Source information:
Shown are 22 nucleotides from a PDB entry: RNA (A/A-tRNA) from Homo sapiens. Taxonomically the source falls in Homo (Eukaryota, Tetrapoda, Theria, Boreoeutheria). The depositors describe the entry as "Human mitochondrial ribosome at 2.2 A resolution (bound to partly built tRNAs and mRNA)". The structure was determined by electron microscopy at 2.21 angstrom resolution and released in 2022. Ions in the entry include magnesium, potassium and zinc. Primary citation: Singh et al., Nat Commun (2024), "Mitoribosome structure with cofactors and modifications reveals mechanism of ligand binding and interactions with L1 stalk".
RNA sequence: GAAUGAUUAACACUCAUUA
RNA sequence: CCA
Numbered sequence: 001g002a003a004u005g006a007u008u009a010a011c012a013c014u015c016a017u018u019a
Numbered sequence: 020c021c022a
C1' cells in the first nucleotide's frame, strides 16, 4: 500500500482484523 | 604493466 469491519450525516485521520 |  490492499481488503475488512469499528467510527462519521458522509469522508479523511485513528484503532482493530485479514491476506 | 612499469620505471
Stems, first nucleotide, its partner, number of pairs: 002018005
Other pairs, nucleotide, nucleotide, family: 001019cWW008009tHS008010tHS